Context: bound to proteins that are not shown
RNA sequence: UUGAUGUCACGGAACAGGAACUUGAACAACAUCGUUAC
RNA sequence: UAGUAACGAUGUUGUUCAAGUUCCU
Numbered sequence: 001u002u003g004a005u006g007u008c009a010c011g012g013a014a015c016a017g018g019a020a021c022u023u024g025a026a027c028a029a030c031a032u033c034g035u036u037a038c
Numbered sequence: 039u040a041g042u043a044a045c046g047a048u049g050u051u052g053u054u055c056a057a058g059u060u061c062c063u
Stems, first nucleotide, its partner, number of pairs: 016063002021058004027052002030049009
Other pairs, nucleotide, nucleotide, family: 002003cSS018061cWW020059cWW029050cWW
C1' cells in the first nucleotide's frame, strides 16, 4: 500500500577540458656572565 | 652635605622545512 481492456523505461555512458608544480650552495667566529671600591 | 671610577673570568654549538594555489569551467 493500486485498480484492471492499453506502461517498449534492458528507452538515456555522470560523460567533456586541466603538467603537485615555482623559489632555496648542507652550511658556518667571538661571544656569555654581573658587580666591586670609596 | 648628597654618587662618582670602570673592572674580573674563559668558554662554547645551531636551523632540521618556509612562502604560495587547495577546486572550476
Molecule: crRNA (38-MER); Target RNA-1 (25-MER)
Organism: Desulfonema ishimotonii